About this RNA:
This is an experimental structure of RNA (23S rRNA, nucleotides 1246 to 2003) from Psychrobacter urativorans, with 730 nucleotides shown. Released in 2024, the model rests on cryo-electron microscopy data to a resolution of 2.6 angstrom. Entry title: Cryo-EM structure of P. urativorans 70S ribosome in complex with hibernation factor Balon, mRNA and P-site tRNA (structure 2).
[PDB]
Context: one part of a larger RNA, bound to proteins that are not shown
RNA sequence: GUGAGUAACGAUAAUGCGAGUGAAAAGCUCGCACGCCGGAAGAUCAAGGGUUCCAGUCCAACGUUAAUCGGGGCUGGGUGAGUCGACCCCUAAGGCGAGGCCGAAAGGCGUAGUCGAUGGGAAAUUGGUUAAUAUUCCAAUACUUGUUUAUAGUGCGAUGGAGGGACGGAGAAGGUUAUGUCAGCCUGGCGUUGGUUGUCCAGGUGAAAGGAUGUAGGCUUACAGUUUAGGCAAAUCCGGACUGUA
RNA sequence: GGCUGAGAUCUGAUAGCAAG
RNA sequence: GAAGUGGCAAAUACCAUGCUUCCAGGAAAAGCUUCUAAG
RNA sequence: GCUAUAAACGAAUCGUACCCUAAACCGACACAGGUGAUCAGGUAGAGAAUACCAAGGCGCUUGAGAGAACUCUGCUGAAGGAACUAGGCAAAAUGGUACCGUAACUUCGGGAGAAGGUACGCUGUUGAUGGUGAUAGG
RNA sequence: UCUCCUUGAGCUUUCGACAGUCGCAGAUACCAGGCUGCUGCAACUGUUUAUUAAAAACACAGCACUCUGCAAACACGAAAGUGGACGUAUAGGGUGUGAUGCCUGCCCGGUGCUGGAAGGUUAAUUGAUGGGGUUAGCGUAAGCGAAGCUCUUGAUCGAAGCCCCAGUAAACGGCGGCCGUAACUAUAACGGUCCUAAGGUAGCGAAAUUCCUUGUCAGGUAAGUUCUGACCUGCACGAAUGGCAUAAUGAUGGCAGCGCUGUCUCCAGCAGAGACUCAGUGAAAUC
Numbered sequence: 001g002u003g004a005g006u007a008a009c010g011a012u013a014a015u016g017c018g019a020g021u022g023a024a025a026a027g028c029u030c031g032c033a034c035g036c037c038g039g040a041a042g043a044u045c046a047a048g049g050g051u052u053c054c055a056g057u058c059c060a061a062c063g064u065u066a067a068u069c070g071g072g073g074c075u076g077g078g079u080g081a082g083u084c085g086a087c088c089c090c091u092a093a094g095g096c097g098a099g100g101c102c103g104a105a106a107g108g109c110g111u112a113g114u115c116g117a118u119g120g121g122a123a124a125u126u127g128g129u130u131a132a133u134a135u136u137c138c139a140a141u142a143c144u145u146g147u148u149u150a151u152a153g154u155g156c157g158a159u160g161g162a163g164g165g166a167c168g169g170a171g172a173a174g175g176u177u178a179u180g181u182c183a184g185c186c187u188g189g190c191g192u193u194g195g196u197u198g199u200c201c202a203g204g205u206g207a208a209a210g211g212a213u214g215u216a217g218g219c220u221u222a223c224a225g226u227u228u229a230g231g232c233a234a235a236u237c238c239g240g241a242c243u244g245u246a
Numbered sequence: 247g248g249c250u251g252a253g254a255u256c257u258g259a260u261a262g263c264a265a266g
Numbered sequence: 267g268a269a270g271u272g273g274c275a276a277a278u279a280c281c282a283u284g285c286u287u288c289c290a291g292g293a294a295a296a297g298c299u300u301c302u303a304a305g
Numbered sequence: 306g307c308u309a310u311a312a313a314c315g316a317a318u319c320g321u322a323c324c325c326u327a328a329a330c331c332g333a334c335a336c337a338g339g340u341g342a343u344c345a346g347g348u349a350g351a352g353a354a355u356a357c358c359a360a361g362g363c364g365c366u367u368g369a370g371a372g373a374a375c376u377c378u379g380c381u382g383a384a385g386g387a388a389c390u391a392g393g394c395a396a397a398a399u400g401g402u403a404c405c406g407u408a409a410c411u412u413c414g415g416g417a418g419a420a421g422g423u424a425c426g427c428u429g430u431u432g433a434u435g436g437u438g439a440u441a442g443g
Numbered sequence: 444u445c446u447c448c449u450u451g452a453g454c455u456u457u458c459g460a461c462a463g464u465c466g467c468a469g470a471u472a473c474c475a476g477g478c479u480g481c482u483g484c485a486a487c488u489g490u491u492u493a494u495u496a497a498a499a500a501c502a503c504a505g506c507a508c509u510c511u512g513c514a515a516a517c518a519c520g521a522a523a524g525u526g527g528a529c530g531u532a533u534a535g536g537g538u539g540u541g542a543u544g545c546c547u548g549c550c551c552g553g554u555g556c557u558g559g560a561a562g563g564u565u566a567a568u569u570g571a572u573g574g575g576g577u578u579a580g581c582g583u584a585a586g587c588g589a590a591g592c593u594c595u596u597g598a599u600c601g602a603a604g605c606c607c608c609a610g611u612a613a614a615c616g617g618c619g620g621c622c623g624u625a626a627c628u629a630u631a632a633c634g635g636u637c638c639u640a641a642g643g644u645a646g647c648g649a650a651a652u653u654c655c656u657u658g659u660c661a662g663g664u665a666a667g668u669u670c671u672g673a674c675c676u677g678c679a680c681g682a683a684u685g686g687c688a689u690a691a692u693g694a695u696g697g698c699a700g701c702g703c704u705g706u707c708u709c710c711a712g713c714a715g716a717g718a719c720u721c722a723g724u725g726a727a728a729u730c
Stems, first nucleotide, its partner, number of pairs: 001730001008724002015033006034364004042344004048324002052322001053077006062070002082143002084320003088121003094115003100109003125140004144316011156305001160301004168288004174281003179275005184205006190198001210257003217250004222245007230238002253445001263270001289292001330339002346358004367722004375717008384708002388706001393703001401425005410415001412542001426464008435455003441449003465469001477701007484693002489501002505540007517526003543688004548618003553615002555611005562606003573595005580587002619637005646680001647677001658674005
Other pairs, nucleotide, nucleotide, family: 002729cWW003728tHS004727tHH005006cHS005725tWS006726tWH007725tHS010334tWW012715cWS013363tWS014034tWS014364cSS021025tWH022024tHS022068cWS025068tWS026367tWS027065tWH027066tWH036041tWS038359tHS038360tHS040042cHS040360tWH046325tHS047325tHS047327tWW051078tWS051079tWW054131cSS059062tHS059070tWH061072cWS063335cWS065367tWS067366tWW070071tSS071328tHS077132tWS081321tWH082123tWS090295cSS091117tWH091294cSS093116tHS097112tHS098111tWW099110tHS102522cSS103106tHS108523tSS117119tHS119293cWS120296tWS122144cSS124135tSS124141cWH125208cSS129134tWH130132tHS134137tHS141209tWS157304tHS158160tHS158302tWH164297tHS165166cHS165296tHS166295tHH167294tWH172284cWW173282tWW175252tWS177277tWH178276tHS182206tWH186268cSS204269tSS205270tSS206272cWH208259tHH209258tHS213445cHS214215cHS214251tHS215252tWH216251tHS216281tWS234302cSS235301cSS245246cWH265266cWS265267tHS266267cSS278353tWH289291tHS323329tWS324329tSS325327tWS327330tWH327340tWH332336tWS350352tHS350354tHS374718tHS382705tWH383705cWH383709cWW386704tHS386706tHS387393tHS387394cWH387395cWW387704tWH389706cSS390392tHS397703cSS399476tHS400475cWH406420tHS407419tHS408417tHH409416tHS411414tWS412414cHS412689cHS415690tSS434456cWH438452tHS439451tHS440450cWW466468tHS484499cSS486690tWS486691tWS487503tHS491498tWH492496tHS492497tWH499651tHS504541tHS506613tWS511515cSS512531tSS513530tWW513531tWS513532tHH515528tHH516527tHS516535tWS520522tHS520523tHS540683cSS542689tHS546682tWS547683cWH550640cSS551611tWW551614tWH552616tHS561607tWS565603tWS566601tHS567601tHS568600cWW569599cWW570597cWS570598tHS571597tHS572596cWW578589tHS579588tHS582585tHS612615cHH617640tWS617641tWS624631tWS624632tHS625630tWH631632cHS631633tHS638642tWW639641tHS643644cHS643681tWS644682tWH645681tHS645686tWS648675tWS649656cWH649658tHS649676tWW650652tHS652680cWS653655tHS663667tWS663669cWW664666tHS667669tWS682685cSS705708cWH705709cWS
C1' cells in the first nucleotide's frame, strides 16, 4: 500500500446561554443557571515519583477533536524549624562478624561486638501573611535540653547490680470532650405572586497550647531500727528475716 | 491519707474575625 | 466600625498501658531513678 | 566532680514545593484495575448501609443531528403461568420493627427468622417513664 | 464547698391508650431473607488449580500403628554449625484414617517389618600347595637342573547379608469353584468334591460402585431412561486406601412443590448507549 476515510475517540455525573480574549471559542476566563460526588470524586500524610508546584509567555509536536487552555514548549520564581520528620540514642527479626570452628580453592558458620525499624527515647499552640512555604515566616503566649560564668553546700564516679521502661485477647459500666443542634446576641432585610413589623427571614458570632487546680475514675498501709547462705565483686540500693510506731 | 488522673473552672485572654 | 453566652444531644477520640475476665499466658534494649567497683 | 541558685548564651545538619482512591505511584497510554494510614458536617437512619445536601471539589478532552434494522442496558405488559430449557439459567418474587405463632428430627446447643399471621401515616387528647438539671430549702 | 441531700423549671429519652382523619397503597422512596418436602456426598468454620475446575478434592479436631532414653529419632549442611528444643515418652517424628453414634470379621501364603541363629552360601584379606620362566652347575649331546628373583594357582581365615526358623495386616496386601438334594412348580435349609494363606462378621446394595439395564415391583405425573421406597441376580460393596448411619452446616449433586414471573405460547410498546448522517481525528487482522 489494501482493509478505509472504515472501527473507535476509554465509564450515560450533563449541560445551556451571555460577555471577554483571540486568526479562529462546544471545550479557555468571568457570570448566571443546571447537573454530579460529598466514609468522596473533599482534606492530611506515608510509599513511590521528582518540579508535575506558581507566574508570564507560546501552540509546531504532545493532549485520541479544536484549543486562545494544559501535568506540553520556553523563561523566571517558589520549599525558611531547638519543638514536625529524619539524623541521633536503643534495640527486634535478620545481617556482618578481632580472635575461634569447619572447608580442595572459592568459601560456610559463629563468640565478644557491630549494624539493622516496621517498635522505645526531650519539647507549642492559636491567629495572620504569599501568586506559590508555614506548628518553619510574622504576632502573642509556651515548653524542652544544653554550654559558660558566678554563689553556696558537698563523696562523685559504670559498659556492672537493682528498679523502671514494659506491652495479650475479649468484654462492660460509667465520666467526658471533639462535634452538632437550638437558643441568646449582633448586622442587615420587609420580598416581581395571596400573606409576611413578626412567635418573621438571612448571614455572622463560642481562641489553643501552657500555668494553676486536683474532680469523675484507677491504684494503694507508711516510716524507723536491727540483721543478712541472695543480686558473679561492692553497695547506704534491691531481695530475705525480725521489732515498734499510725 | 498518698500516687495517678480525662474533663470542668480560673488564668492564658483588651487575640483574630464583616458590612468599615 | 458588631456580637462573642445558655440549654440539650453526643463519638469508634480521651480517662484507659484503666477495670473485669479468659487462656492461646502476652518484644527487647536504651533513655530515666538509685547503688556502689576500679578510680 | 556533684546538687540547688540564677545570669548570659546556644540547640548543628538533612527533608519540607506538588500528586498521593492518582492524568504526577504500579499497570507500555492523561488506561473503568491496584495502592497502607489519618480526618469524618447535616436531615432521615441501627449504621462508616442508603437517599438527599454542607464545606470543598468536579461535569470524567470529540462534538452536532437523526430517532431504521440490529446489539447493549433498563421500564411496562392482556390471557396463561415453566408449557422454556440439559437445568427456572436469567428474570420476577421475598425483604423492616414489634407482637403472636412455629413441624420432622436432634449431638439438647439447635433446627428457627422454620412455616405463617397481625399492626405500622398523620392529627388531637391522655397514662407511665429514663437522663440532665435552672430556682429554692438544709 | 470542682461536695452532699429534698423539690424540681426548661430541654430531652422510651413505652402505651383513646378518639379522629386521608389515600389504591403509611416498613409508601433508597434500602431490605423467597420458602418448603425427599435423597447422594463431606461432620462442621476453613483451604485450593493467580488467569476455564471451590468440589465429594486438601486441611481439620479425633483415632490408630510405629519410631525416638536425649549428642533422641528426624531434617538442613561437604563439615563446622543448626532446627527438633533451651523441649524430654502425657514429648517429639513418620504413616494412615478423619467429628460423632454403633462399630471395625477372616487370611502371615507373597512382599515388608521385628525377633532368632542350628545349618548352607558368602568380600576384602591372608596366603599353604602345585605348576611355569630364568640359570650357577652337571653334562659329548639330548637335556636335567640348587639358590635367588619372578609369573601363575589358590588350602586356610573371614562379618553382615541371603537362604533358613518364627511373629506381625488400623504393615503393603488378599478375601474361590463345580455337582447333587425337600409332600405341585420352583428354590435349596442339607450333602459331596476340588483349590486356597483364607475364601466376607455386621451393615449396606441397580449404589458417586450394576455391564446386561430404561433390571423388577411400588410411589409420584395425563405421560417420569431422572427421583424416592423396596427386592438382591453385588459383571465388579464391605469394615481406619475404614463400613453403615447421623443433628448442624455447605455459593455441594439429584428430584419434587408453593409463590413468582417475557423462560415460554408470542412477542408488543417505551427509555438511554451505540448502529445511521454531518464535522474533526484516525486503527486492525488479511492480502
The entry is indexed under Ribosome, Hibernation factor, Dormancy, Balon.
The sample was in a buffer at pH 7.5.
An Rfam search finds the family "Bacterial large subunit ribosomal RNA" in it.